The RNA with a sequence from Saccharomyces cerevisiae, together with DNA, has 36 modelled nucleotides. It comes from the structure "NMR solution structure of the d3'-hairpin from the Sc.ai5gamma group II intron including the EBS1:dIBS1 RNA:DNA hybrid". Keywords: RNA, DNA, ribozyme, group II intron, hybrid, reverse splicing, retrohoming, DNA-RNA complex. NCBI's taxonomy places the organism under Eukaryota, Saccharomycetes, Saccharomycetales, Saccharomycetaceae, Saccharomyces. The structure was determined by solution NMR and released in 2014. Sample source: in vitro transcription from a synthetic double-stranded DNA template using T7 RNA Polymerase. The 2014 paper behind the entry is "The Role of Mg(II) in DNA Cleavage Site Recognition in Group II Intron Ribozymes: SOLUTION STRUCTURE AND METAL ION BINDING SITES OF THE RNADNA COMPLEX".
RNA sequence: GGAGUAUGUAUUGGCACUGAGCAUACUCC
DNA sequence: CAGTGTC
Numbered sequence: 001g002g003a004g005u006a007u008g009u010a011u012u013g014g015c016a017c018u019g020a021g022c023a024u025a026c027u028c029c
Numbered sequence: 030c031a032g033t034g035t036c
Stems, first nucleotide, its partner, number of pairs: 001029009013036007
């Protein structure tokens, strides 16, 4: 430092899933 | 949050 890995967090009108969003850290290299 | 799901 490019990428990756990893932890934490939301509800929008009520609830909820997908997914990002925001942030933290290790790491490959 | 939006995206959809559900109404």